Solved structure of RNA, 16 nucleotides shown.
It was solved by solution-state NMR.
The entry is an ensemble of 10 models.

RNA sequence: GGCCCUUUUCAGGGCC
Numbered sequence: 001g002g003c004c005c006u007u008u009u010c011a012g013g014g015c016c
Base pairs, nucleotide, nucleotide: 001016002015003014004013005012006011
C1' cells in the first nucleotide's frame, strides 16, 4: 500500500 470483524488496542485473526 488492498479490504474486513470482535473488540478498544498496538489486544485477537487471513490473505500479495
About this RNA:
The depositors describe the entry as "NMR Solution Structure of the RNA Hairpin Binding Site for the Histone Stem-loop Binding Protein". On the sample the depositors note: This sequence occurs naturally at the 3' end of the replication-dependent histone mRNAs of vertebrates. This sequence corresponds to the mouse H4-12 gene.